[PDB]
Context: bound to proteins that are not shown
RNA sequence: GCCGAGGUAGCUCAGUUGGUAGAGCAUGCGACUGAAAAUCGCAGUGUCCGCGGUUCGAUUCCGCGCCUCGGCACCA
Numbered sequence: 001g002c003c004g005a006g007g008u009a010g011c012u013c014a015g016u017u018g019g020u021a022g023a024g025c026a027u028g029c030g031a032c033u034g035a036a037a038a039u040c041g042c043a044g045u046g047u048c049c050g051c052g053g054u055u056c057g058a059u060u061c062c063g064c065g066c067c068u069c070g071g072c073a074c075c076a
Base pairs, nucleotide, nucleotide: 001072002071003070004069005068006067007066011024012023013022019056027043028042029041030040031039049065050064051063052062
Other pairs, nucleotide, nucleotide, family: 008014tWH008046cSS009023tHH009044cWW009045cWS010025cWW010045cWH011025cWW019057tHS022046tWH032038tWH033034tHS033035tHS053061cWW073074cWH
């Protein structure tokens, strides 16, 4: 200490006529193996920054403060 943009599943991240909170490896039992893998269903660890709101699962309006950046003013 001013304009403006992003901050979401072991990770990389788009997003928004919304049913998609997910796709791409990766990951969890049956069962094909001795032990795996290319497999067919069956599924979501996700506080979608934190404190508070938001629909029938909310990320997004919306509030202030936080991780990130350009410029700016300083000067490592």